[PDB]
RNA sequence: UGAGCUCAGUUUGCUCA
Numbered sequence: 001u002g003a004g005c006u007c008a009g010u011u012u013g014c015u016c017a
Stems, first nucleotide, its partner, number of pairs: 001017005
C1' cells in the first nucleotide's frame, strides 16, 4: 500500500494480507 470489520452511526477502533 490493499482488504475487511466492530460500531447506533453516511463515525471510529482495529485485525488481517